[PDB]
Background
Entry title: RDC and RCSA refinement of an A-form RNA: Improvements in Major Groove Width. An RNA: 32 nucleotides with solved positions. The 2010 paper behind the entry is "Major groove width variations in RNA structures determined by NMR and impact of 13C residual chemical shift anisotropy and 1H-13C residual dipolar coupling on refinement". NMR data were recorded at pH 6.5 and 303 K.
RNA sequence: CUAGUUAGCUAACUAG
RNA sequence: CUAGUUAGCUAACUAG
Numbered sequence: 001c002u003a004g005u006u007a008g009c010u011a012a013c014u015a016g
Numbered sequence: 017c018u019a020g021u022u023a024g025c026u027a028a029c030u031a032g
C1' cells in the first nucleotide's frame, strides 16, 4: 500500500 | 430501545 477477519465510534436506511 | 443492511472513521489481527 491492497484484500480479509474482529472490536469500538459517527451518519443514513429497513423491520418491531 | 433491540435486530439487520449500507458508507465513513479509530485500533488490533491474518495474507501478499
Stems, first nucleotide, its partner, number of pairs: 001032016
Other pairs, nucleotide, nucleotide, family: none